[PDB]
Context: one part of a larger RNA, bound to proteins that are not shown
RNA sequence: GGUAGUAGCAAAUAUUCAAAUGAGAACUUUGAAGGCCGAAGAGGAGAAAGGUUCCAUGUGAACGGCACUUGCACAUGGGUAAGCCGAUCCUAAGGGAAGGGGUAACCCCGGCAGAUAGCGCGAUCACGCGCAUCCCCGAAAGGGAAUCGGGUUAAGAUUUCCCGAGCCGGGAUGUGGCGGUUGACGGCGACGUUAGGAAGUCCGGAGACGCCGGCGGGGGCCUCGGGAAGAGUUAUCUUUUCUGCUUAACGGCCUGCCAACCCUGGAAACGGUUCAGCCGGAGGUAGGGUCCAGUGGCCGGAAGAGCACACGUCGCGCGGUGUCCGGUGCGCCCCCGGCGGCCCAUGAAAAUCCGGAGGACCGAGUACCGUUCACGCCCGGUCGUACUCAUAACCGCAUCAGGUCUCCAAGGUGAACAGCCUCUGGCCAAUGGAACAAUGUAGGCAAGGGAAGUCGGCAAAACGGAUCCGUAACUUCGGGAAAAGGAUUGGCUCUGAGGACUGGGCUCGGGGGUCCCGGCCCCGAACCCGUCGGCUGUCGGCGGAUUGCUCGAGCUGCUCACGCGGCGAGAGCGGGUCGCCGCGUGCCGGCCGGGGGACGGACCGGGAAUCGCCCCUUCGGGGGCUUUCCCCGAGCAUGAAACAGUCGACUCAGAACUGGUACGGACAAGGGGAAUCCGACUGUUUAAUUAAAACAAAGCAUUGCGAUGGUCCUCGCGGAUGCUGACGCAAUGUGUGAUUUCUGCCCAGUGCUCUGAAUGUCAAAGUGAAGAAAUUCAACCAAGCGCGGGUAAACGGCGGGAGUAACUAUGACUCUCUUAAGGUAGCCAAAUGCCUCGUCAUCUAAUUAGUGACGCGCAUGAAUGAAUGGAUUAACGAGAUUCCCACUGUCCCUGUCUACUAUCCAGCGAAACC
Numbered sequence: 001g002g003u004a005g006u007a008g009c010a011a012a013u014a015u016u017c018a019a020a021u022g023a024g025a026a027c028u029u030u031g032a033a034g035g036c037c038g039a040a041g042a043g044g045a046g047a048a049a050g051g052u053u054c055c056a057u058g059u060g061a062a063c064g065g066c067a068c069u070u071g072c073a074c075a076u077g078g079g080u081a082a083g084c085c086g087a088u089c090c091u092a093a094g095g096g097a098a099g100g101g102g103u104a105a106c107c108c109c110g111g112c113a114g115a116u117a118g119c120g121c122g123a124u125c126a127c128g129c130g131c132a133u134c135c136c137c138g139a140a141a142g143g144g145a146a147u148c149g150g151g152u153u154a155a156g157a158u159u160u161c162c163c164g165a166g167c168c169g170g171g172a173u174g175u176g177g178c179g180g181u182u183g184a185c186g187g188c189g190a191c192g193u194u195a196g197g198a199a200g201u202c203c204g205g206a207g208a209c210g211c212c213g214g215c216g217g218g219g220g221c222c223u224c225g226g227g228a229a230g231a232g233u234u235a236u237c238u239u240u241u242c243u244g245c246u247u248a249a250c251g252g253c254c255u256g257c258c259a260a261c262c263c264u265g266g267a268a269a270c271g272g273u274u275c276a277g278c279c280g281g282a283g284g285u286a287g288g289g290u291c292c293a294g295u296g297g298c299c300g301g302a303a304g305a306g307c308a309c310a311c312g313u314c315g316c317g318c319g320g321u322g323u324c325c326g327g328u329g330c331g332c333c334c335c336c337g338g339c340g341g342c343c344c345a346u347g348a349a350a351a352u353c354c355g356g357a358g359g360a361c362c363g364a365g366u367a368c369c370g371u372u373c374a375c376g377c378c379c380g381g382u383c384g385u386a387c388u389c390a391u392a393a394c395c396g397c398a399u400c401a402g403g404u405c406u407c408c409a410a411g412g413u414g415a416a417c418a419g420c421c422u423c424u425g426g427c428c429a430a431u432g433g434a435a436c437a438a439u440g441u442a443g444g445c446a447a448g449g450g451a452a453g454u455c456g457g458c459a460a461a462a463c464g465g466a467u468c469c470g471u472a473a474c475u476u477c478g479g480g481a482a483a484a485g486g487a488u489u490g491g492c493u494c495u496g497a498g499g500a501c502u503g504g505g506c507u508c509g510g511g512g513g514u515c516c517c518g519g520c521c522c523c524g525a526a527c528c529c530g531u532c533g534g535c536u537g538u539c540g541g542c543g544g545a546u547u548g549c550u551c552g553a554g555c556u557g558c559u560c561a562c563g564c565g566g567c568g569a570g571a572g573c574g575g576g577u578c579g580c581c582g583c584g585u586g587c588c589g590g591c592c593g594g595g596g597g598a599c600g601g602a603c604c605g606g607g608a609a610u611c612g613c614c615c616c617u618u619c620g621g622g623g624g625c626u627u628u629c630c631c632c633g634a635g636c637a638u639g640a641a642a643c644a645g646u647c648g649a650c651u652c653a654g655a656a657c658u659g660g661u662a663c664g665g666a667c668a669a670g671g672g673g674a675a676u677c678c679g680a681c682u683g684u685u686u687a688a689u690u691a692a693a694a695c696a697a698a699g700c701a702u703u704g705c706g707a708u709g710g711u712c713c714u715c716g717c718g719g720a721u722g723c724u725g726a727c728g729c730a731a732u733g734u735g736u737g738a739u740u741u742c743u744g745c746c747c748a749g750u751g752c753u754c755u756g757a758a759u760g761u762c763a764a765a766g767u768g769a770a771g772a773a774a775u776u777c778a779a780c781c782a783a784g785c786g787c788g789g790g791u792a793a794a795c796g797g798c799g800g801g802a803g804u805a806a807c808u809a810u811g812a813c814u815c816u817c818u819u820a821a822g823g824u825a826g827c828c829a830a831a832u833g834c835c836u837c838g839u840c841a842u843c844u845a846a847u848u849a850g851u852g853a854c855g856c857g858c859a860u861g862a863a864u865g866a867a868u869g870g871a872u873u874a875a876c877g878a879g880a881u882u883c884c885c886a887c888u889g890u891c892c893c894u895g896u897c898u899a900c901u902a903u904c905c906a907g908c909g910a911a912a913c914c
Stems, first nucleotide, its partner, number of pairs: 001914002008908002015033006035427003043408004049388002054078005063071001083167002085384003094137002100109002119130004148164001149162002168380004174375003179368001183362001184193003197361001201357006210342004215337007225325002227245001229243004246305001250300004260290005270280001273277001306323004394403002410422004431906004440900007448892002452890001457887001465489005474479001476738001490658002493655004498650001499647005506635007514608006522601003527596003530591006536584002539582005547574005554567004612625004659663001671885007678877002683695002699736003710721004740867001742865001744798003749795002751791004760785002767778004799817005826860001827857001839853003
Other pairs, nucleotide, nucleotide, family: 003912tHS004911tHH005909tHS006910tWH007909tHS010900cSS011391tWW013014cHS014034tSS021025tWH022024tHS022069cWS026431tWS027066tWW034428cWS038421tHS038422tHS040417tWS041424tWW048389tHS052080tWW053386cWH054077tWW059073tWW060063tWS060064tWW061074tWS062073cWS064070cWW071399cHS072392tHS081160tWS082085tHS082385tWH088144tHS089143cWW090142cWW090350cSS091139tWH091349cSS093138tHS096135cWS097134tWW099110tWS099111tSS099112tSS101109cWS102107cWW103105tHS123126tHS125126cHS139142tHS142348cHS143350tWS143351tWS147165cWW148248cSS149161tWH151160cWW152157tWH153154tHS153155tWH164248tWS172376cWW173376cWS175375cWW177195tWS179367cWW180365tWS182363tWS189262cSS190289tSS198359tWS198360tHS199359tHS200358tHS202355cWH207351tHS208350tHH209349tWH213275tHS214338cWW222329cWW223327cWW224326cWS233238cWW247302tWS247303tWH248302tHH249301tHS254296cWW255293tWS255295cWW257292tWH258292tWH259291cWW265285tHS266283tWS271279cWW271284tSS272278cWW275340cWS293294cWS303305tHS311318cWW342347cWW343345cSS343347cWW345347cSS364367cSS365366cWS387393tWS390404tWH396400tWS414418tHS427429cHS435902tWH438902tHS439901cWW446889tWH447893cWW450888tHS450890tHS451457tHS451458tWH451888tWH453890cSS454456tHS461887cSS470484tHS471483tHS472481tHH473480tHS475478tWS479874tSS490657tWH492656cWW497651cWW505636cWW520602cWW525598tHS526597tHS536585cWW538583cWW544577cWW545576tHS546575cWW546576cWS552569tHS558563cWW559562tHS617621tHS638639cSS639640cHS660663cWW660665cHS681697tHS685692tWH686690tHS686691tWH691878cHS698737tHS700793tWS702731cWS703728tWH704728tWH705709cSS707725tSS707726tHH709722cWW714717tHS735793cSS736863cSS741866cWW742862tWS743863cWH746820cSS747791tWW749794cWW756787cWW766779cWW771774tHS792795cHS797820tWS797821tSS804812tHS805810tWH811813tHS818822tWS819821tHS823861tWS824862tWH825861tHS829836cWH830832tHS832860cWS833835tWS838853cWW838854cWW842851cWW843849tWW862865cSS889893cWS
């Protein structure tokens, strides 16, 4: 290549319509619809495993055995953040360096002179003191230092992020408190609490414990009423139906009964009380306390959160609310508590770690001691975190109907975590269309008959749940037993029954009550009114240094003169630094006295509640009049298995009407009996042809070694047995197979045994002789062998010929040979008998099958284990066998219907074989 465009692409209840997009849509995506898994899920996640598969974006070359714009594909990007979760840390079974010793060596036991070889603590000071079976890995499941909530992206979020709140460990410290009785008190005590020394060392307990059963309490889930919101039904009816209604880790305060403990008290008409008889006679019941704090409450957390609404786009987000209060129990799940059953079974260890006992040593006062307390300060390293977790990310070449560890587990019917239907969560992809032939495969039904079919009742089919009735020969008395066999079972309407829960007030004295208003003494007291000092600010006035200007008695000099310069009592003005006085607020510090003072405590006045008589009391609720709000003590009248009230549930009984061929009407769910063979039993196995009668087994019988030994390993050491050690351990795990019962004969043989053999046979080394010697010979020579005894719940074996009973046959009887011994007790044509379908009683018309006899039994048989108290001789079995009854298409006698195929189509598409 032909095969062949052919077998096929058929399990998993199932698709369809419209729109979007795109060239193109049964399959993508969205809606609508129909469904499916049916909460032991086709579910939400983790383990293991894979390794980026998760998600976006791009996107159809290959690949998703159809298709395809889609993909767990291909391309391109991103993504896993931890003091508190794990790993880490820690030990287990166990593994393995180190030592000694074998082994060339690899390698294997595993520690030794880490034992007067050094690790650990004080200890800063160099020195002293103390000690082993070491030291690491070993469960990402054991055991465990420590987190919660909300938000977020592609995703797991205690985990990423963030807020808020913690919690643990390490380090620093300062503040307060703790302690002068030096190392805390109170409390009858049990024991309580913000501290309340503590070296070496010790001892305990915690880490820390099985499994099952019932019971208790809790949480969540379930059930349900009222109530506040949104949704639905809403011809019709229904105050109906649905839904949100939430509260953390962590901490405060308070709180648990059983268990346990303290105190009171002194019990007989002895009590309470458990699933086992346990509380109390070493002190109960009862009264009052105390403790374990699971848990709830209320508060803190914490609504600032979240949830449901309304409104807003005021939008990447705006403003508001509401988010509450009850009830019920053989419900469901899980936890936690304290009990009980079990055992020839009695059900780990360490890190982690506190306590007490121990009392050395150190304790001071203006400080030293506590520093297991509270509060404050800082720090916390290493590594993993994506996601699937499977009818498609794992393993089977593989998008395989298979397999693969675990957590959560709604509603009904109903025992149900059964089935079925549905919620919630998840798919709608199981190539699609057409015809829907025969023939198949898978599912149903059949009149009349009823296993005649067949090797055989193989499975179809029927029975089936429960309540009541009824129940066998037999039996180890426990069972068979749900024996068999019958009847009953609804809808609905009405009762009966099971409870829990609750139900006293009058009187007296005393201790304690709350609020408002008014008034008042006293006290506290928001608040107002007071004073001094210091610091701080500003302006004015006054006095004063220092400088400039103007006016000067008079300084004298110089210019003839007119007029200049220096010196100068004194005055005024401006500037100018300081002091003093008058002035203002605030802040800081100190403080005496008086007044008013809301309001609170107190007293006084007024006012407050539960049902009688009256009422301006209809019923009813209030109003008024003795008292009657938490109580310590005292005073007394109390039972009927009563009288009511509140709630009001699961379940259990009973009837009356009435319907259907009829009533567990679906779903679910044993066919039954009688015998025989066989194993006792439940249990176990041939994995991918054999679940049985085989294997196991209790029980029965049975072994050796007293230990420096048995039995086993390793070549040595060391190691199993033996953390045991003769009521044990092991017997290469014997022999047999529960019980009841009984197990006879034979040691000749094959094995085995022995304080036996008596020196035989008999090895080496060794010994003696000869030979120069090599060498040769002799005796001795163990164990073994030979010899003797013992031995069958060791293996096994366990006779043949004749004669003999007065019908007959047969042989109880008896002989004779022969052996190791001659098969007993039993059972037998038996899962054991050739001949054999033996002969016969047997059930059936007919039975080579089954039973009981006989059995000279080809070729039974006693732990090669036999039998199991006449028997219709019970139990248990997916065993073998037989018979009966129910039942049914197994058959007479076949037929019809239904699914999925085949067929026919579109796509897709091999192989065997030649």

The RNA (60S ribosomal RNA, nucleotides 1446 to 2359) from Triticum aestivum has 914 modelled nucleotides. It holds a match to the Rfam family "Eukaryotic large subunit ribosomal RNA". The structure was determined by cryo-EM at 5.5 A resolution and released in 2014. It comes from the structure "Model of the small subunit RNA based on a 5.5 A cryo-EM map of Triticum aestivum translating 80S ribosome". Primary citation: Gogala et al., Nature (2014), "Structures of the Sec61 complex engaged in nascent peptide translocation or membrane insertion". The entry has 80 different proteins, among them 40S ribosomal protein S6, 40S ribosomal protein S12 and 60S ribosomal protein L29.